The RNA from Escherichia coli has 36 modelled nucleotides. It was solved by X-ray diffraction to 3.15 angstroms. Lukacik et al. published it in Plos One in 2021: "The structure of nontypeable Haemophilus influenzae SapA in a closed conformation reveals a constricted ligand-binding cavity and a novel RNA binding motif".

C1' cells in the first nucleotide's frame, strides 16, 4: 500500500421499557 | 430517560494479496 474476521468506540433508523 | 437490532463512520487485534 490492497483485502477479509473479531472487539471497541461515535452515529444514524426501526423496534421494545418509565 | 433506559434497552435491543440494522446501516454507516472510525479505532484497535487476529487473517489474506502486491
Nucleotide at each position: 500500500c490492497c483485502c477479509c474476521c473479531c472487539c471497541c468506540c461515535g452515529g444514524g433508523g426501526g423496534g421494545g421499557g418509565g